Shown are 72 nucleotides from a PDB entry: RNA (tRNA Leu, UAA-1-1) from Oryctolagus cuniculus.
An Rfam search finds the family "tRNA" in it. Clan: tRNA clan.
This record gives sequence, C1' cells and structure tokens, in this order.
RNA sequence: ACCAGGAUGGCCGAGUGG
RNA sequence: AAGGCGUUGGACUUAAGAUCCAAUG
RNA sequence: CGUGGGUUCGAACCCCACUCCUGGUACCA
Repeated sequence: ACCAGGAUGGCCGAGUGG
Repeated sequence: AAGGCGUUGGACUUAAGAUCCAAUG
Repeated sequence: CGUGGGUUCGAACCCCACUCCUGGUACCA
C1' cells in the first nucleotide's frame, strides 16, 4: 500500500432504531 | 448506556481482608 | 457511545467521510 474488523464507564466489555 | 472488575457511603470485626446493604461512572 | 455529516418523528445502532489500532496478502521471474 490493497482487503477485512474494530474504537462505549477508571480497566475488561454486551448492545438491534424507542 | 447494560454486566464483571474497579471507585465511594454504611454494616459486620479491635483492625484489615473476606462477607452484607447501597451509590456514581 | 473515537470524530463530524446524512436518512429517520428519533440513530450508541443504518449510510458518507476523518483519526487510532488490529488481522491477512504483497507471488513468477
């Protein structure tokens, strides 16, 4: 550099339109 | 805006830890 | 709810764009 995924309490960390 | 850990207030004990009743984020 | 914008009556959540990180690939001469 091309592709993919993440970033939420003080640290890990779930979460889908009310 | 949930949970665990954590932070803060109280209880337990001479005291801390463990444990119990709670709050903020 | 890393950041702003966009649809939506209302986005932590769906779409566009920006910053930080992570994972894989970078072969034949």
It was solved by electron microscopy to 3.1 angstrom. The 2024 paper behind the entry is "Specific tRNAs promote mRNA decay by recruiting the CCR4-NOT complex to translating ribosomes".